[PDB]
Molecule: RNA HAIRPIN RIBOZYME; RNA SUBSTRATE
C1' cells in the first nucleotide's frame, strides 16, 4: 500500500430480526475570496471564511413495507388493530 | 407529550492499536 482485528471521535438513532433506505457527520478534492508568507528547492502537502463535487457511506440508524417478543382494543374462533430504551432538570 | 445535559447501546469514510500478505 493492500486484508483483517481492536479501540474509538463526530454524527444519526431508540424493543427486536430482515427487506427496502436517505439524512447527519468524519474525510478527500475543486473554486473564490481572507489571513499568513520575502521563502533557496528538486518525497505531494500553511490556517480560515463561503460554495461545490466524490466513496464497494454500493453504510445505518431514521421513514416505508413484513413478521417476532411482552402490553392495551375487539372478536366463538379465525384473525384483525393500536403501542413499545435508562437518568436528573426544565417547559403551561 | 415535548427541550438540555448525561447513561447503556445499535451505526462506526479521519486518527491510533494489533495481526497477516
Nucleotide at each position: 500500500g493492500g486484508a483483517g482485528a481492536g479501540a474509538g471521535a463526530a454524527g444519526u438513532c431508540a424493543a427486536c430480526c430482515a427487506g427496502a433506505g436517505a439524512a447527519a457527520c468524519a474525510c478527500a478534492c475543486c473554486a473564490a475570496c481572507c489571513c499568513a508568507u520575502u521563502g533557496c528547492a528538486c518525497u505531494c502537502c500553511g490556517g480560515g471564511u463561503u460554495g461545490g463535487u466524490g466513496g464497494u457511506a454500493u453504510a445505518u440508524u431514521a421513514c416505508c413495507u413484513g413478521g417476532u417478543a411482552c402490553g392495551g382494543g375487539g372478536g366463538a374462533a379465525a384473525c384483525u388493530u393500536c403501542g413499545u430504551g435508562g437518568u436528573g432538570g426544565c417547559c403551561g | 407529550g415535548g427541550c438540555c445535559a448525561c447513561c447503556u447501546g445499535a451505526c462506526a469514510g479521519u486518527c491510533c492499536u494489533c495481526u497477516c500478505c